A-tRNA from Saccharomyces cerevisiae: 76 nucleotides with solved positions. Released in 2021, the model rests on cryo-electron microscopy data to a resolution of 3.23 A. The entry has 80 different proteins, among them Translation machinery-associated protein 46, 60S ribosomal protein L21-A and RPS8A isoform 1. The source organism's lineage runs through Eukaryota, Opisthokonta, Saccharomycotina, Saccharomycetes and Saccharomyces. Entry title: Structure of ribosomal complex bound with Rbg1/Tma46. The reconstruction used 95,380 particles. The 2021 paper behind the entry is "Conserved heterodimeric GTPase Rbg1/Tma46 promotes efficient translation in eukaryotic cells". Rfam match: tRNA. From the family's description: Transfer RNA (tRNA) molecules are approximately 80 nucleotides in length. It is annotated as a transfer RNA.
RNA sequence: GGGUCGUUAGCUCAGUUGGUAGAGCAGUUGACUUUUUAUCAAUUGGUCGCAGGUUCGAAUCCUGCACGACCCACCA
Numbered sequence: 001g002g003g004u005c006g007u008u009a010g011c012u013c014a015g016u017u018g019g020u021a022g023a024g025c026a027g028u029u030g031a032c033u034u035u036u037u038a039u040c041a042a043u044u045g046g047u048c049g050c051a052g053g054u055u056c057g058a059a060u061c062c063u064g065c066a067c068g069a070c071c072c073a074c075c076a
Stems, first nucleotide, its partner, number of pairs: 001072006010025003026044001028042004050064004
C1' cells in the first nucleotide's frame, strides 16, 4: 500500500438480509431479615460515527465517507 470485513445502553451482545429496537452484566427502587450480602420483582439507561437510493419510510438493504481486527506483497 491492496483486499476482507465488525463496530448497537456505563460494559458484553442478539439483532431483521426491507418498519423500529432484544438479552445479560451494571445502577436505582420495592419485598425478604435484627439490619445486610445472596434471591425475586419493577424501572433507568441505546437517535446504533457522516451523506445518498428511498419501500410508508431505512440503525436494519447496499453504496461511497470513520476507528479497530484479518490476510497479501519482486528476483535469481